[PDB]
Context: one part of a larger RNA, bound to proteins that are not shown
């Protein structure tokens, strides 16, 4: 090619209409409304992305339609730092590392050093504006070090060493204040009269931000000094620093000063004007209050508990060495100079980042307004702000999703009440079994809740009386259904990304056993070097049990660890009698016996919270035979307790009772435990459980049995237009 003009065009927050444009418009621009988010679908930031921003233009493709539009093509513009961030500064985990330490080789380690933020440390803050930058540029006033000059100079400067400082956790919590926000017949600025009324006392908007002084106000929070000793401590050194010792008016002053107020000046300020070019652009400028709310911000390195005990370096500040000085030494004041290097546009919970797509998914930190709600980052509506998810339009069939209600009945549904309802927020009342005396517990269960008006109190409020209105006052939105009874884990926890959360798996207690430190154990080319652990048996490894309570039996034959040791023992060797070759031989030479000889097995005892064991089994009327049987009991022993048809039961729907009208399931009880049982823990056990399993009450469309209504598709029209199969 087919599949086929088919599904599907990517959240059901939603859209109408003039109007403009243009070849062509549901799609681009305007205007007007309508909707949707609003602890966000708003703002800023880092990461990451590259130019996607800003202005003209463009339309082939890329946008799921269209598009004249656009994050897409094309051009040109756009990004300014002594102060924010990052380097010229620090140092941590970690990488590195001369020299040293190991190693067939490439290589693996390593003190100091040194790299290395996600952290320590630093000088600038209030406006304005490009079409696109802004603690950067512009204004307006501060700051910071560096050099230099003039004066204040009049003798010390003080490191690569030293010692102070930097230097730090969780919870919780007084007491001031700010951002902030909220009220008003405070103050200011503009207009109206609607549609019955208001004619302002209604209505809308604004209400202070830096700097700088001020005896004004102020919580809060900071705080020893100085003398002298002691060498022995900081390698030395020393006015520093720790020690010992004197001494010095406790109440505070001593010191700061969040913030407020007042003055004073820079800016902003609702608006207002004029001009005018699909609407900018310059000029002006009013008022500043009283009363309330309040942070995790900021006075703070604050206050009290607590235990599991909470980095380092450098700047900083202090002393000397050394060293150059002591008629130029820090130190100061003012004036000038100076300012380096990379980051800054834009997207940044997103259509510009990861997700093959403009993808309902991921993404870290800050901001996050008002009303109403006990409180809030919950809930519903909203404001600034952002958006209506880039196919439309109609239909109003079957079926399919997501809803809303349902007569009578209510779990008859089924594998199960799985689904879906009932419950629901605060306030009083009230509350069981059982226990570790904390719980169980919001157990259950009833009542209460809106408006108005007097009347008390402590305000944003609540009580108390009475009245009022609906069906009905957490009047909508957020919002528990309950209990009775079992199994299995004690409990918060913790697992299979992507079909298992669970009775796994940790767990805290408990035991066993190893390990005396170059510890044991572990990774390792390794006599390196590290872990263990800068710990020391009240530690530390390895094992198995698993809160807590009552306990935790019998077997040491076999294995395996400890331990013993007369002897059998056994490997290289150490001994070589003794055999042979060969040359005439001296000699050189093949094989090689006893006795000697290490761990470690054979043997001996020990040993269970080591491995583990803790059992075969006797007789039945008939055709080589089914439900049912009471119990004697060989290997080292033959079940102390507790338990028992169980997560264990084969025979099996065991028997009996209970519940139900009726009960293969589930409780209880019973022993005839095919095939429990004691740290593979036994048997209990309050409280926990999106665990399992039965049973109620409640309610329900789960069901008799299904209707009826919605909204999304399914249809139909125009737009683009796959697929697995053949």
């Nucleotide at each position: 090619a087919u599949g086929a003009g088919u599904a599907a065009c990517g959240a059901u927050a939603a859209a109408a209409g003039a109007a403009g444009u243009g070849a062509g418009a549901a799609u681009c621009u305007u205007c007007u409304u309508c909707g949707c988010c609003g602890u966000a679908a708003g703002g800023a930031c880092a990461a990451g992305g590259g130019u996607u921003c800003c202005u003209g233009g463009g339309g082939a493709a890329g946008g799921g339609u269209c598009g004249u539009c656009c994050g897409c093509c094309c051009a040109g513009g756009g990004a300014a730092a002594g102060u924010c961030g990052g380097g010229a500064c620090c140092u941590a985990a970690g990488g590195u590392g001369a020299g040293g330490c190991c190693g067939a080789a490439c290589g693996g380690c390593g003190c100091a050093g040194c790299c290395g933020a996600u952290g320590g440390a630093c000088a600038g803050c209030a406006g304005g504006u490009c079409a696109a930058g802004a603690u950067u540029c512009c204004u307006g006033c501060a700051c910071c070090g560096a050099u230099c000059a003039u004066g204040u100079g009049g003798a010390g400067u003080g490191a690569u060493g030293g010692a102070g400082g930097g230097a730090c956790g969780c919870a919780u919590u007084a007491c001031g204040c700010u951002a902030u926000c909220c009220a008003a017949u405070g103050c200011c600025a503009a207009g109206c009269u609607a549609u019955g009324g208001c004619u302002a006392u209604g209505c809308u908007g604004g209400u202070u931000g830096g700097u700088a002084c001020g005896c004004u106000c102020a919580a809060g929070g900071g705080c020893g000094a100085u003398c002298g000793g002691g060498u022995c401590a900081g390698a030395a050194a020393a006015u520093c620093u720790a020690c010992c010792g004197g001494u010095c008016a406790c109440a505070u002053g001593c010191c700061u000063c969040a913030g407020a107020c007042g003055u004073a000046u820079c800016g902003g300020g609702a608006g207002c004007u004029u001009c005018c070019u699909c609407g900018g652009a310059a000029g002006c400028g009013a008022a500043g209050u009283u009363g309330g709310a309040a942070a995790c911000g900021c006075g703070a390195c604050g206050g009290u508990g607590c235990c599991a005990a909470g980095a380092a370096a450098a700047g900083c500040u202090u002393c000397u060495a050394a060293a150059c000085g002591u008629u130029g030494a820090a130190a100061c004041a003012u004036g000038a100079u100076u300012g380096c290097c990379c980051g800054u546009a834009c997207c940044g919970c997103a259509a510009a980042c990861c997700g093959a797509c403009a993808c309902a998914g991921g993404u870290g930190u800050c901001c996050g307004a008002g009303u109403g709600u006990c409180a809030a980052u919950g809930c519903a509506c909203u404001a600034a702000g952002g958006c209506g998810c880039g196919c439309g339009a109609g239909a109003g069939a079957a079926c399919c999703c997501u809803c809303g209600u349902u007569a009578a009945g209510g779990a008859a549904c089924u594998u199960u009440g799985c689904a879906a309802u009932c419950u629901c927020a605060c306030c009083c009342c009230g509350u069981a079994a059982c226990u570790u005396c904390g719980g169980a517990a919001g157990a259950a269960g009833g009542g209460g809740u809106c408006c108005c008006c007097a009347c008390g109190c402590u305000u944003c409020g609540c009580g108390u009386g009475g009245g009022g209105c609906g069906c009905a006052g957490u009047g909508a939105a957020u919002a528990g259904g309950c209990c009775c009874a079992g199994g299995c884990g004690a409990c918060u926890g913790u697992u299979u990304a992507c079909c298992a959360a669970a009775a796994u798996c940790a767990c805290a207690g408990c035991a066993c056993u190893c390990u005396g430190c170059c510890a044991a154990c572990a990774c390792g080319a390794a006599c390196a070097g590290u872990g263990g652990a800068c710990g020391u048996a009240u530690a530390g490894g390895g094992u198995g049990u698993g809160a807590c309570g009552c306990c935790u039996g019998c077997c040491c034959g076999g294995u395996g660890c400890c331990g013993g040791a007369a002897g059998g023992u056994c490997a290289a060797g150490u001994g070589g009698a003794g055999c042979g070759g060969u040359g005439c031989a001296a000699g050189c030479u093949g094989c090689g016996a006893a006795a000697u000889g290490a761990a470690g097995c054979c043997c001996c005892g020990g040993u269970g919270a080591a491995c583990g064991g803790c059992g075969g089994c006797c007789g039945u009327a008939a055709c080589u035979a089914u439900a049912a049987c009471g119990g004697u009991c060989c290997u080292a022993a033959g079940g102390u307790a507790g338990c028992g048809a169980a997560a264990u039961u084969c025979c099996u729907u065991g028997u009996c009772g209970g519940g139900u009208a009726a009960g293969u399931u589930c409780c209880g009880a019973c022993c005839u435990g095919c095939a429990c049982g004691a740290a593979a823990g036994g048997c209990g056990u309050a409280a926990c459980g999106a665990u399992c399993u039965g049973g109620g009450c409640g309610c329900u469309g789960u069901c008799u049995c299904a209707a009826c209504g919605a909204g999304g598709g399914a249809c139909u029209c125009g737009g683009u237009g796959a697929a697995a199969u053949u």
Released in 2015, the model rests on X-ray crystallography data to a resolution of 2.9 angstrom. Shown are 726 nucleotides from a PDB entry: RNA (23S ribosomal RNA, nucleotides 1262 to 2017) from Deinococcus radiodurans. The source organism's lineage runs through Bacteria, Deinococcota, Deinococci, Deinococcaceae and Deinococcus. The entry also models magnesium ions. It holds a match to the Rfam family "Bacterial large subunit ribosomal RNA". Gene Ontology terms of the family: structural constituent of ribosome and ribosome. A reference for the family is Yusupov et al. (2001), "Crystal structure of the ribosome at 5.5 A resolution", Science. Clan: LSU clan. The PDB entry is titled "Crystal structure of the 50S ribosomal subunit from Deinococcus radiodurans".